[PDB]
This record gives sequence, structure tokens and C1' cells, in this order.
RNA sequence: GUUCUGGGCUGUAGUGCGCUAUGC
RNA sequence: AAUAGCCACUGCACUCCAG
Repeated sequence: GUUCUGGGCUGUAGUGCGCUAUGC
Repeated sequence: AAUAGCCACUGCACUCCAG
């Protein structure tokens, strides 16, 4: 010659019934 | 089917480090 693996919310989008709480 | 928080995975900008 556009994406081998891992980590770092840097930002955006999608999915996870996902779980908890709603001025005791 | 309302709002907030948690995290995980994938893609893009497309970044940095290590093997």
C1' cells in the first nucleotide's frame, strides 16, 4: 500500500432488560 | 418512558507510548 495486540473519557455516535438513586 | 452516575466493546477524527 486507509483497521496486529494492550493502555490513556481527548471528542462524537451505537449497543449492553445492565445496575443504583429521584430533596428518607 | 424522564433525568443523573458507573463501566465495557466497536467505528471515525485519529493522536501518543510499549511489544
Keywords: signal recognition particle, RNA binding, TRANSLATION.
SRP RNA from Canis lupus familiaris: 43 nucleotides with solved positions.
The structure was determined by electron microscopy at 12 angstrom resolution and released in 2004.
It comes from the structure "Structure of the signal recognition particle interacting with the elongation-arrested ribosome".
Among the 6 different proteins in the entry, which are not shown, are SRP54NG, signal sequence peptide and SRP14.